[PDB]
Context: bound to proteins that are not shown
RNA sequence: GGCCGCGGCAGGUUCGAAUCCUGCCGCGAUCG
Ligand code: 5GP
Ligand code: GMP
Repeated sequence: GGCCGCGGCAGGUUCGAAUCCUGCCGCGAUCG
C1' cells in the first nucleotide's frame, strides 16, 4: 500500500434509522 473483523463518529436513502446504503478516524488481523 491493499483487503478483512470490530470501536467512535459524519453523510445519504426513508414518513421516520442503534438497524439499510455510504464515507472518515481508532485498534486488531491477513497478504505482498
Ligand atoms: P422497527 O423495527 O423499529 O419497528 O421498524 C420497522 C422497520 O423499519 C425495521 O426494518 C427498521 O430497521 C426499519 N427502519 C427504522 N427506521 C428506518 C428509517 O429511518 N428508514 C428506513 N428505510 N427504515 C427504517
Ligand atoms: O414510537 C414509534 C416506534 O415505532 C419507534 O420505535 C419506531 O422505530 C417504530 N416504527 C416502526 N415502524 C415505523 C415507521 O414506519 N415510521 C416511524 N416514524 N416509526 C416506526